[PDB]
Context: one part of a larger RNA, bound to proteins that are not shown
Molecule: Bacterial large subunit ribosomal RNA, nucleotides 1275 to 2000
Organism: Deinococcus radiodurans R1
Parts: sequence; C1' cells; structure tokens
RNA sequence: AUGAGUAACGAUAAAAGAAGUGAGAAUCUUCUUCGCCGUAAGGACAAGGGUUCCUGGGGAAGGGUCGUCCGCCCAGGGAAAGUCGGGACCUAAGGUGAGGCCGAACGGCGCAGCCGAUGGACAGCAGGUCAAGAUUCCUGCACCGAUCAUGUGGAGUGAUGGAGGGACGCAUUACGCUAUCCAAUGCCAAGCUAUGGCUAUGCUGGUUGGUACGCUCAAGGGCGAUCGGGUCAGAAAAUCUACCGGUCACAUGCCUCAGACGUAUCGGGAGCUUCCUCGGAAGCGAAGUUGGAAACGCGACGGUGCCAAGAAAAGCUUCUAAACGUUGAAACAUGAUUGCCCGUACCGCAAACCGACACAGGUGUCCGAGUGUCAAUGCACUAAGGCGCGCGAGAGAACCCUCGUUAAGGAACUUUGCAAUCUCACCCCGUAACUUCGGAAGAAGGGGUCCCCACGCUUCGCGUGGGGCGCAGUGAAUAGGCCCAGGCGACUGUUUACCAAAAUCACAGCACUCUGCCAACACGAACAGUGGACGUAUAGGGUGUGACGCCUGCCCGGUGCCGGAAGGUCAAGUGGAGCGGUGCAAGCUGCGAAAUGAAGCCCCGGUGAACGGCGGC
RNA sequence: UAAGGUAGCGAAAUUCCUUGUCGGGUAAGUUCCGACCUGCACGAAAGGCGUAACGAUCUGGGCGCUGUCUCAACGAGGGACUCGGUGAAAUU
Repeated sequence: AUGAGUAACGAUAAAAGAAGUGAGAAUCUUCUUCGCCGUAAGGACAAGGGUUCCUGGGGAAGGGUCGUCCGCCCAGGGAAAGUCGGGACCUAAGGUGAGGCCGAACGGCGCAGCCGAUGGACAGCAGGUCAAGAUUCCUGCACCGAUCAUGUGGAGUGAUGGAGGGACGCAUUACGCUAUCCAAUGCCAAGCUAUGGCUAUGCUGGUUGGUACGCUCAAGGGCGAUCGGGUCAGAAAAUCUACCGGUCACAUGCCUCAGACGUAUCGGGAGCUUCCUCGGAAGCGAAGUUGGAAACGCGACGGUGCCAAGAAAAGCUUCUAAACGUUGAAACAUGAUUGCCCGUACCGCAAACCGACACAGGUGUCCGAGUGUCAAUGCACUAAGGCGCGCGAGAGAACCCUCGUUAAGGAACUUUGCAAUCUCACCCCGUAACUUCGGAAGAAGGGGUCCCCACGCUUCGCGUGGGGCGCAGUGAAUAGGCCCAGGCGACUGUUUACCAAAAUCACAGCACUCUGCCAACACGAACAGUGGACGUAUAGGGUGUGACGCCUGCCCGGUGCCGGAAGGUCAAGUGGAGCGGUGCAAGCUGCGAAAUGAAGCCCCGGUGAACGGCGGC
Repeated sequence: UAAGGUAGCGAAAUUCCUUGUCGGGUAAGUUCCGACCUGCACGAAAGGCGUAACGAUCUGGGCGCUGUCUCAACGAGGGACUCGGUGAAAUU
C1' cells in the first nucleotide's frame, strides 16, 4: 500500500441558555439553572511518584475531536520545626559478627557484641495568614533537657553490677463523661414578606476553643506501713529485692482527677462597614439557654468468664562496689544563654502510585453529618465537599445488548425450569417425618402492617376502642420460593492465579510401626552447625484410615519385615604347600593351593488396619 | 495354587448381555424409587453397612410462578443508520 474514510473515540451520572476572550470556541472563563456521588465519586495519611504545586506566558507535538485550556512547553517563585515522624535512644524476626567451630578454593557456621520498626521511650496547645508552607512563620500563653550566675540548702553523690518496673491474651460487661448529633414560642442577627393564607410564637442563619485560678459538683480508678531473722537467695556487697515471723493491715482511710460548674482571660463568632484596579482588601462583632441522644474516644493498667495461656531492651524507681566528697554536696527557686542532622510543596481509591494508555482493574490506616426505616458503615433522598466520566449532532429500519408490560395456556421449552418470574423486612399465631435430643426450623401454613381521635401503659414508642381514605398501607428502595426422595462426602474449612470448587485435599477420631536422647527422622563442603526441641513414650517421626454406631472374616505359598541359627555359600587379609624365569653362586624374582576369613544370601519359624490373594463348564 | 468370601450390601459412582424381571410414580418413564438375585469383573481401616445435621455437591419427583415454551407483540434505553472532527486491524 489493501481492508477504508470502514470499526472505534474507553462505563447510559444528562445537560441548557446568557455573557466574556480570541485570528478562530459545542469544548476556555464568568453567571443562572439542571442531573450524579455523598461509609463517597467528600476528607486526612502511609507507600510510591518527582516540581506534576503557585504566577506569568505558549499552543508544534501528548490530549482518542476541538482547544484561546491542561497533570503538556518556557521562565520565576514556593517548601521554614528544641516540642509532629526519623536520627544523635532501645531492643524482635532477621542480618552481621574480634575471639571460636568447620570446609578442594571461593566459602559455611557461630557466644558476647553490633545492625535492624512493623513495636518500646519521649517536652505545645489556640488562632491568623503568601498566589503558592504551617503543631515549622506571625500572635497569646506553655513546656523539656543542657551550661552558667544569685540565693535556700545544708550535706553526700550514688555505676559497664543487684532489685523492682517497663512487661501485654481472647470474648463479654456495670458506672460516669467528652467528641458529636437532635428539639424548641431559650438567646442573637438580618431583613422580607405578596402567589389563596401567614404578618410572627412564619422564615433563614448563628449559639463556643485554649489557658489560669477556684474550700464548687463529680462517677470512675491506684494504693499497704512497718520492725526484725536466716545466710543457704540475687557472683561479692547492699540501707535495695526475695522468703520467714512480730504489728494495724474491717468499711474505712488515704491519693487521683475523666469531666462539669464558675470567675477571668486570649481567641473565635452570624454578619455588618467602607475601598474596589472585576473582584479581592482592611476595620468592627451579637448570643452563647433549656431538654434529649451517644462512641470503638477518655476515666483505666475497672469487672467477670475462657484456654489455645498471650515479646525484648532502654528510658524509669530503688542498692551498693569503686571514686571524689565530707568549709565549697543533692535537690529547689529565679534570671540568663542554649536548642544539631534529615522529612514537610503537589498527586495520594488515582489522569500525578502498579497496570506500555489521561486504561471500568489493583492499592495499608484514619475521619465519613442529616431525614426516614426494629438496629446499622444497610437501603432511599440529601449536607458539607466533589463531579457530569475530553468527540459532537441528528435519525427513530433490519440485527445485537440491557430493560418494562403482556390475552388464553403454564414447563408443553430443554440435555436440566438454563434463564427469568414467583418468595422477600418486622410483629403475631402456627409448624412434620427423622434425631446424636442440640436439631432439623424462617419447617410447612395463616394473620397484621396506613391516617386520625379517645383511654391505658415502662418513653422513643406500644396496647386497646372507635372513625377515615386508596386498587394497593415494609404504599417508593433494600430484603428466603418451598417440599418429598436418593448417590457422595460426617461436619466448618482447602484446591487446579488464567476452561475443573467436586464425590479432590485436609479434618477430629482409629490402627500399625519406629524412636531411651548427641533419639528416631530431616538440611548440610562437614568429627561444623541446626531442625526435631530448650520436647522425653500421656513425646516425637513415618504410614494408611477418616465424626458417630454395629462391626472389621478366610489365605503366611510368593515379596517385605521381625526373630532363629545345625548346615550350604561368600571379599579383602592372615597362610604359604608347591610350579616357573634368571644367575656359576649367594640371592633376586613371576604364579599360586589347602586351612582360616565378616556382614550378606540359601535354610527355619512367625508376621495382614504389611505388598498382597479369596478362581476354573 | 496357601487358600478359596464371615457379617453386611448387590443390575450399584461397580452390570457387559440391558431399556434385566416385577412393582411405584406418569396419559405415556432407555432415566429415578423399591424389591429380586443370574455379583461379565461388591465386601469389610486402598475399610463394609448404616447414620441426625451440613452442602453455590450430583440424581428423580411434587407444589408455586413465570416469555423456558404454543408464539410472539408493544414500549424503553445503548449501538447499528445519516452529517461534521480524529481514524485503526487481522488479511492480501
């Protein structure tokens, strides 16, 4: 090049008009409407990405069309920490490892030690605000260690070592409370209202955060104190801890404030005022009631029950050794100076991460309001917030997808009721064979369900009586069709990532067999090391069976295994009879027999929840 | 042959002949249930025979209901069609 100007333009969450800019607009900006998500399709993070953020420009190419726009191109700016996360702290699995244990090389192990967060420890909260950062900057107040100075004090400080403590599970649950949400003729602020009416007891909006003091209220929660004794306990010591004993260790009694109330105070606060360079800027600022609901958060390291029995180490609090010191110590108070390194922008359920894509997929945690409905993170509508999924317009043929209804019939369809109906929530009545007595069971089946009034009651709500309306009252959305009878597996569970979810695997229970501990068995250069196991026959390995009930027969010839052992057989080695070469010889030399010599096999016996077998006109 | 199936079950996830024979169910039943046994070629931890409960298990029936069907109709939306923008593929 052809397929061909064809298929497609990537969720069926819609879009409309006005105005603006521009060479050019269905697509960019602005306004007003509309539709869609709202346990999200809002919001905050970790991972990952790497400037994608903000401003000013641009428009080739990326963008499934366009493009004046953009997560694209260009340039400039933005990123602030004693207190948030990490590091100068700690240890887990794991890694590494002087010495040490192995090993054809390279290398494998391994105590202390060291590294290693996913966990332990640890001092700041409230607001404001760049175009673009904020527990980082500014404002108000606070806190933490360090070093030093003034005073009090007035002496003891007290480890690479001891003690204690940090040091923990699962389910369920009583009391109080906050976040937070709801009502109103509580308060505050604004104004209007008209369509028929209301003239506000209508409507819309708002209604407190931090800190400090407080003889104010307050559930809940934590608590032994001490003297002495034993050395045999923590290597020694010890005034610390462990055990023993003397004493009060009733309620109590202390100690503690979650949180509330109050006073103050610093913010915030609906809105309002003026300027306005297109829309921002700066000033001021009311009110803060009563009633109810409520956490998985706080009081907490509460209570109770359970068995499968729920890290470590440092910081921390106590004790001493050693050392300095006992005139000038600890610690307290007030002032001061001091505060290092890294991370902070932006995307972050996604157009910014993994998917070659601006891909219908995937991605750990946290928050996630309202009305209705037994409850709820469910369903429906919706708030804040976010979006209408980057081709568009018509047409209203066949056919294809996803839907709504359907006469009479009702499975006649078909491999099969596959598919799609029917059922559907919550109350009430009612409910079989069979059974391991738990269950089958939501068996099956029937009734109710809305609005109003009155009366009753344990409120929200419900019962009762009477009345009203429609075809219909879980009025819309979320919500089982049921039964009889077999095969297989008992059961929950598991599996062929991408054609098989099952009658497969596993499973509790059962049986055999092995293994006495450096166990058997298993990884391994290997007399290393390790798993088994910091386990010990009520344990561990292997194998087959597969809840539960009744049970589990005949056959040890062949094979495996266990045991036997008179005999047959059997390697190297020990043995060295004898045979041969060469040399004149001494000697040097090739070959080699009996006897003896292990395990093993032949032979004998047993052995079946050992491999197995249980038949031929 | 070393022996030759003790209980249980049997046309079975095992059965060849086969749609075995009888019965049940149906108007009509190659399937399915029950009996029998003639077990081609069941059988006791490669376990035998039962078993309530369980099951997106497989098999046969029944009720209910329905576009599964007689037999298809009407309506909806998303495509398919027409116009403007961008514009592939396998194959040859």